[PDB]
Background
Shown are 119 nucleotides from a PDB entry: RNA (SrRNA-4) from Trypanosoma brucei brucei. Among the 76 different proteins in the entry, which are not shown, are Ribosomal protein L15, 40S ribosomal protein S30 and 60S ribosomal protein L44. Rajan et al. published it in Nat Commun in 2023: "A single pseudouridine on rRNA regulates ribosome structure and function in the mammalian parasite Trypanosoma brucei". It comes from the structure "CRYO-EM STRUCTURE OF TRYPANOSOMA BRUCEI PROCYCLIC FORM 80S RIBOSOME : PARENTAL STRAIN". The structure was determined by cryo-electron microscopy at 2.47 A resolution and released in 2023. The sample was in a buffer at pH 7.6.
Context: bound to proteins that are not shown
RNA sequence: UGUCCCUCUCCAAACGAGAGUACAUGCAUGGGCUGGCAUGAGCGGCACGCUC
RNA sequence: GGGGCUCGAGGGGCAC
RNA sequence: CGUCCCGAGGCGCUGAACCUUGAUGCUUGGAAUUUCAUGCUCAGGGACUUU
Numbered sequence: 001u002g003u004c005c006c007u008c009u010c011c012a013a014a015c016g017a018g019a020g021u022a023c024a025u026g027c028a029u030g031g032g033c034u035g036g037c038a039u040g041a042g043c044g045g046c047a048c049g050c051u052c
Numbered sequence: 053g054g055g056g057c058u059c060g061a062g063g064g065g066c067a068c
Numbered sequence: 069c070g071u072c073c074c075g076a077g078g079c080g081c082u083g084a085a086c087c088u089u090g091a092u093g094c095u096u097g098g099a100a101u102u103u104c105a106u107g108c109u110c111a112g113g114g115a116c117u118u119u
Base pairs, nucleotide, nucleotide: 002116003115004114005113006112008020009019010018026108027107028106029105030104031095032094033093035087036086042081043080044079049058051056052055063074064073065072
Other pairs, nucleotide, nucleotide, family: 001117cWW010012cHS012017cWS013016tWS023109tWS024109tWW025027cHS025106tWH034088cWW037085cWW040084tHS041082cHH045059tSS045078cWW047049tHS047059tWH050057cWW060077cWH061076tHS062075tHS066071cWH067070cWW088093cHS096105cWH102103cWS
């Protein structure tokens, strides 16, 4: 000075091999978007409920 | 906050 | 006589509720009376290169 192994991702993959990243919105969790199903539990009956 | 809305059931059972 | 109850279903709150990236959908760099926001890293460890 560099390559590989462990840890991370998936255009790759029987195993090797590959594409990548090396504190990176990288990973995790949440919020929105886009979609799927089709109207939850609970409460209520001219109002002290729902709507404008 | 105030004003306009809108509000089922086939049947059955207690208690004069 | 009304009042108090049992009764599948129906109506209102309610295009609600739930799910949405994982063998692996989008969004933190177009604009928008709103689209992104937090948390974790704390000298990375090892092998070889006779260079």